Entry title: RNase H complex with ASO (OOO) and RNA. Shown are 38 nucleotides from a PDB entry: RNA with a sequence from Homo sapiens, together with DNA. It was solved together with Ribonuclease H1. The entry also models phosphate, calcium and sulfate ions.
[PDB]
Context: bound to proteins that are not shown
RNA sequence: UGGCGAGUGGGUGAGUGAGG
DNA sequence: C
DNA sequence: T
DNA sequence: ACTCACCCACTCGCCA
Numbered sequence: 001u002g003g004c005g006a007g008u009g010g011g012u013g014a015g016u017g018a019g020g
Numbered sequence: 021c
Numbered sequence: 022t
Numbered sequence: 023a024c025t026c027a028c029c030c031a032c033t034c035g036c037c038a
Base pairs, nucleotide, nucleotide: 001038002037003036004035005034006033007032008031009030010029011028012027013026014025015024016023018022020021
C1' cells in the first nucleotide's frame, strides 16, 4: 500500500428470540 | 407494563 | 425481565 | 438473550 476479519463507544433507528 |  |  | 447496518473514528489480528 492492497485485500480480509475482528473489536472499541457514542449517534441513528430498526428487526427479533425466551420468559412473567 |  |  | 441477540442481529441488521449505517454515520463518526482509532485499535487489534490474518494474507501478498

The organism belongs to Homo, within Eukaryota. Released in 2024, the model rests on X-ray diffraction data to a resolution of 2.68 angstroms.